Description:
The depositors describe the entry as "80S S. cerevisiae ribosome with ligands in hybrid-1 pre-translocation (PRE-H1) complex". Shown are 626 nucleotides from a PDB entry: RNA (25S ribosomal RNA, nucleotides 2361 to 2992) from Saccharomyces cerevisiae. The entry is indexed under Eukaryote, ribosome, translocation, elongation. Rfam match: Eukaryotic large subunit ribosomal RNA. The literature on the family includes a 2001 paper in Science by Yusupov et al., "Crystal structure of the ribosome at 5.5 A resolution". Its family is annotated with ribosome and structural constituent of ribosome in the Gene Ontology. The entry also models zinc, magnesium and potassium ions. The 2024 paper behind the entry is "mRNA reading frame maintenance during eukaryotic ribosome translocation". The structure was determined by cryo-electron microscopy at 1.97 angstrom resolution and released in 2023. Among the 76 different proteins in the entry, which are not shown, are 40S ribosomal protein S15, 60S ribosomal protein L12-A and 60S ribosomal protein L5.
Context: one part of a larger RNA, bound to proteins that are not shown
C1' cells in the first nucleotide's frame, strides 16, 4: 500500500492476509479505549561518517594587538666612560733543594763582580744562565669603535587661545 | 656696573562709547585729524617636548583574545584494557599446500670482531666407585654414559672424531650486478637459496666461507646527507667556486605498502545505521528458582516420620547473563493506581492420605486454581522491612499486561547547588532543586442500541 473476525503454526524468532482449524447472514446508531507493533516527526539515545558546529587548553599552523632591536624620519654639539688594539711596565709551585715558577726554550762567567756559576747537587723539570720569549695577573697607552650624561632649535611631537600683553632693552624711584 | 621695587584685597556696589586730560595742527561756528595719555626695540601667538617620542619596513618575544584544523584501527555496541595492527615457534589445522576467533603455550624491534669465517684436538648431562681438609654441591682418577648437555634469545627442528667445548689464523660481516624461493598481485619490502665474475681468509688438502646451524629480529616517494664515478649539465662561449644529475648506503615511517594533529559537548547539527548497543519477543539456561534420583548419616534404638551428605537426572523461564535476529523515515524507557483474564509450583478454603498423628497444635503429601488472598508507618521505587488484621495475608504470567487509561514522585534535554575528578571547557550507574504527558470521529475488539 491494501485492507479490516479469531486460535494455533511455521515464518525477519509477537499475522489482517500465510497453513490447519474455528468460523462466517444485508444495512447499522451511541460509546469505549484491547489491537491496528495506530496518528505526529527521514530516533534527539547509541554507534558509523576520514560529515559538522558551540566550547575549552603549552593540541598542531597561524593571527589582530604589544613589546623589544635596528635601519629610515634626522639635523648641530659637549663632558665623561667602556671595550678592542697601541705602546711602557711589574708579580705570577705542592716536596725539595737555604734558596720559586708562573717559563715551552742554558750550558761554561759573557753580567761590573762572579752569591752563583755551567747539567754536576734539586724537584719530574731548574740556580752568572742567556737567547729569548710567551700566557694569565696586572696596570696602564690615549687610535678605531661602542655606550651613557648632557647641552642647541627648525624638523617631528604635546597643549592652549577671540593666537593680548612673549623675549630683550628703556624711563622713575631705592639701595650698593 | 649691579640689585630690588615699579597702578588692583575690610563690603555679593560701578567699571564699555578712539578715555577724560595734556599738547600741536586744521576749520570754524558742526568741529577733525595727530602725538600723548598708555617707553622703545625683534614681528618667534605663547607653553612644553625635542632629534628623543612619533611614524614607516624589516626583526625577535608575546599573543585561545581571534583564526583555520586534527583529535588512528581492530574490537561479540562503543568506551576502557589488550593487540590479535608488522611478525617469529608450536598447537588448534581434520597426515601434500591453504586455512579463522580478542583460540591456546610462548617470542620479536635485540645481541654477537664474535656468539662470523676456516682448520685441529677434544666430548657433552647424568651416574657409579674410589682420593686430605672436602660435606649431599669445590679439585683429581677411572667406568658407564644415543646426547638424558651445549649451541646469545621463544619454540620447534638440526648437531658427536660436531654444529658442542677448548685452542690456533683470520675478516665470505667485502666488490659487481643478475637468476631464484617464501609472503604474493606471483607487485613491493624483509629473509633466505644456488650460481657467475672478482679479491681474499683458512686448512697439507679435497674443500669451506657472500654474517651468525635453521625457521623471527624490520622500512617507499619527496627532502638531507654520505661514499663512488673525475663521469654528464648549468642550453650565447669559457675558467674556477657554487648547484645540479647518475650509482650505492645512511637520516623513517612500530597505524610497520609509510598523513604533519589535543580534548569538550547535559546547547548541539547532519548523513546514515537495526550492519550496532540502551526494553519486549526468539534461541540458551552457566546463574536464578523449581523438582527428582541413590542412600553415608541424622532423627534414643530406626536410612527414607521428618530431613538427609558425596554424587547425579532434570524441569521452569517469574532471575541475571550471553547473544544480536526484528525495531534507529521512532513499537512512548519506572513505579503506582484502575481493571480482566490466565497459570499453578496451593497460603486459606473443601475432601482425603501420612506421621517421631494421645487431645489441642502442628508437620508431610494428594485431588484440586471453584472461591478468597487485606487495612497501614518509611521509600519515586520494584525490591524491603516494620505496625496489624485476617482463614489467608501464595507465588506468577498477559510485549517484564495496561502512558490516544491516568499519574509524573523516579529516571531521561535544557536552569541551579554541592563533593570528587577536570589546567580548563567539562565528567560522575554520585547526592540536590525547577521542568509542556498531544490526537480518536475511520477499521476491528468490546458494551450496549436498531
Nucleotide at each position: 500500500a491494501c485492507a479490516g473476525c479469531c486460535a494455533a503454526g511455521g515464518g525477519a524468532a509477537c499475522g489482517g492476509g500465510c497453513u490447519u482449524g474455528g468460523c462466517a447472514g444485508a444495512a447499522u446508531c451511541a460509546g469505549c479505549g484491547g489491537g491496528g507493533a495506530a496518528a505526529g516527526a527521514a530516533g534527539a539515545c547509541c554507534c558509523u561518517g576520514u560529515u559538522g558546529a558551540g566550547c575549552u587548553u603549552g593540541a598542531c599552523u597561524c593571527u589582530a594587538g604589544u613589546u623589544u632591536g635596528a635601519c629610515a624620519u634626522u639635523g648641530u654639539g659637549a663632558a665623561g666612560a667602556g671595550a678592542c688594539a697601541u705602546a711602557g711596565a711589574g708579580g705570577g709551585u705542592g716536596u725539595a733543594g737555604a734558596a720559586u715558577a708562573a717559563g715551552u726554550g742554558g750550558g761554561a762567567g759573557c753580567u761590573u763582580c762572579g752569591g752563583c756559576g755551567c747539567c754536576a747537587g734539586u724537584g719530574a723539570a731548574a740556580u752568572a744562565c742567556c737567547a729569548c720569549u710567551a700566557c694569565c695577573u696586572u696596570u696602564a697607552u690615549a687610535g678605531u669603535u661602542u655606550c651613557u650624561u648632557u647641552a642647541c632649535u627648525u624638523a617631528u611631537u604635546c597643549a592652549a587661545u577671540g593666537a593680548a600683553g612673549c623675549g630683550g632693552a628703556g624711563c622713575u624711584g631705592g639701595a650698593a | 656696573u649691579u640689585c630690588c621695587a615699579c597702578g588692583u584685597u575690610c563690603u555679593a556696589g560701578c567699571a564699555u562709547u578712539c578715555a577724560a586730560g595734556g599738547u600741536c595742527c586744521c576749520a570754524u561756528u558742526c568741529g577733525g585729524g595727530g602725538c600723548u595719555g598708555a617707553u622703545c626695540c625683534g614681528g618667534g601667538u605663547u607653553g612644553a617636548a625635542g632629534a628623543c617620542a612619533u611614524u614607516g619596513u624589516c626583526a625577535g618575544g608575546u599573543g585561545g583574545g581571534g583564526a583555520g584544523u586534527u583529535u588512528g584501527g581492530c574490537u561479540g555496541g562503543g568506551g576502557c584494557g589488550g593487540c590479535a595492527c608488522a611478525u617469529c615457534u608450536g598447537u588448534u589445522a581434520a597426515a601434500c599446500g591453504a586455512u579463522a576467533a580478542c583460540g591456546c603455550a610462548g617470542a620479536u624491534g635485540u645481541c654477537c670482531u664474535a656468539a662470523g669465517g676456516g682448520g685441529g684436538g677434544c666430548u657433552c648431562a647424568u651416574g657409579g666407585a674410589g682420593a686430605a681438609c672436602a660435606g649431599a654441591a669445590a679439585u683429581c682418577u677411572c667406568c658407564a654414559g644415543u646426547a638424558g648437555a651445549a649451541c646469545a634469545a621463544a619454540a620447534g627442528g638440526g648437531u658427536a672424531a660436531a654444529a658442542g667445548c677448548c685452542c690456533c689464523c683470520u675478516u665470505g660481516a667485502u666488490u659487481u650486478u643478475g637468476a631464484u624461493u617464501u609472503u604474493c598481485a606471483g607487485u613491493g619490502u624483509g629473509a633466505a637459496u644456488a650460481c657467475a665474475a672478482a679479491c681474499c681468509a683458512u686448512g697439507a688438502a679435497a674443500g669451506u666461507g657472500u654474517g651468525g646451524c635453521c625457521u623471527a629480529u624490520c622500512g617507499a616517494u619527496c627532502c638531507u646527507u654520505u661514499a663512488g664515478u673525475c663521469c654528464c649539465u648549468c642550453g650565447g662561449a669559457a675558467u674556477u667556486u657554487g648547484a645540479g644529475g647518475c650509482u650505492a648506503g645512511a637520516g623513517g615511517u612500530g597505524c610497520c605498502a609509510g598523513a604533519a594533529a589535543a580534548g569538550u559537548u547535559a546547547c548541539c547539527a547532519c548523513a546514515g545505521g537495526g550492519a550496532u548497543a540502551a526494553c519486549u519477543g526468539g534461541c540458551u539456561u552457566g546463574u536464578g528458582g523449581c523438582a527428582g534420583u541413590c542412600a553415608a548419616g541424622c532423627g534414643u534404638u530406626c536410612a527414607u516420620a521428618g530431613c538427609g551428605a558425596c554424587a547425579u537426572u532434570g524441569c521452569u523461564u517469574u532471575u541475571u547473563g550471553a547473544u544480536u535476529c526484528u525495531u534507529c523515515g521512532a513499537u512512548g524507557u519506572c513505579g503506582g493506581c484502575u481493571c480482566u483474564u490466565c497459570c499453578u509450583a496451593u497460603c486459606a478454603u473443601a475432601c482425603c492420605g501420612a506421621a517421631g498423628c494421645a487431645g489441642a497444635a502442628u508437620u508431610c503429601g494428594g485431588u484440586a486454581a471453584g472461591c478468597g488472598u487485606u487495612g497501614g508507618a518509611u521509600u519515586g521505587u520494584u525490591c524491603a522491612c516494620c505496625c496489624a488484621c485476617u482463614a489467608a495475608u501464595a507465588g506468577g504470567g498477559a510485549a517484564c499486561g495496561u502512558g490516544a487509561g491516568c499519574u509524573g514522585g523516579g529516571u531521561u534535554u535544557a536552569g541551579a547547588c554541592c563533593g570528587u575528578c577536570g589546567u580548563g571547557a567539562g565528567a560522575c550507574a554520585g547526592g540536590u532543586u525547577a521542568g509542556u504527558u498531544u490526537u480518536a470521529c475511520c477499521c476491528u475488539a468490546c458494551u450496549g442500541a436498531u